[PDB]
Released in 2025, the model rests on X-ray diffraction data to a resolution of 2.15 angstroms. An RNA structure from Schaalia odontolytica, in which 128 nucleotides are resolved. An Rfam search finds the family "ZMP/ZTP riboswitch aptamer (pfl RNA motif)" in it. Bound small molecules: (1M)-5-amino-1-(1,8-naphthyridin-3-yl)-1H-imidazole-4-carboxamide (A1AD3). It comes from the structure "Structure of S. odontolytica ZTP riboswitch bound to m-1-pyridinyl-AICA". The entry also models magnesium ions. Crystallisation conditions: 125-300 mM lithium sulfate, 23-27% PEG 3350, 0.1 M Hepes pH 7.5. Primary citation: Fullenkamp et al., Angew.Chem.Int.Ed.Engl. (2025), "Machine Learning-Augmented Molecular Dynamics Simulations (MD) Reveal Insights Into the Disconnect Between Affinity and Activation of ZTP Riboswitch Ligands".

C1' cells in the first nucleotide's frame, strides 16, 4: 500500500434570497441530531527495507 | 521526506587456502570486542492529507 472489523481529531462564521437543521452564545463557539472525515489500532494479504567483500545454507527484525 | 541529538531489533554457519577477532557451544548459537544497521523517539524545517455544493473570513487536526 490493499482488504475486514473497530476507532477517530476535526467537523467554525458570514454572504446583494439561502448557505445542513432547531436553540443558545459572542466573535468565528456551545448543545443536540444526521451526515462528512484524514489519521490511529488489531488481524489477514501484498510489497519493500536491514547485517563483517563472494557463494551457498539456516534463522530473524522492521516499515508501508 | 530533509537536518540535529538520542535510541535501536538484527548482526548466524560453512567453503577445494581464508571467510571480522579469541574462547565456548551444537547445529546455524553464547560471551567479549570493534564495526555494520533498517526502524523508533524528541525537536527544527519542507511537503502533503481532512470538513454540510460556491466564495471570502477566522481557527484546528493529522501524516511523511
Ligand atoms: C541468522 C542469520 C542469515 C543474514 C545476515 C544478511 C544480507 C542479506 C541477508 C542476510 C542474512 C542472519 N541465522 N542468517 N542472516 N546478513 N545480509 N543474521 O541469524
Nucleotide at each position: 500500500g490493499g482488504g475486514u472489523c473497530g476507532u477517530g481529531a476535526c467537523u467554525g462564521g458570514c454572504g446583494a434570497a439561502c448557505a445542513g437543521g432547531u436553540g443558545g452564545g459572542a466573535a468565528a463557539c456551545c448543545a443536540c441530531c444526521g451526515g462528512g472525515g484524514a489519521g490511529c489500532g488489531a488481524c489477514c494479504c501484498u510489497u519493500g527495507c536491514c547485517g563483517c567483500c563472494c557463494g551457498c545454507c539456516u534463522g530473524g527484525g522492521c516499515a508501508a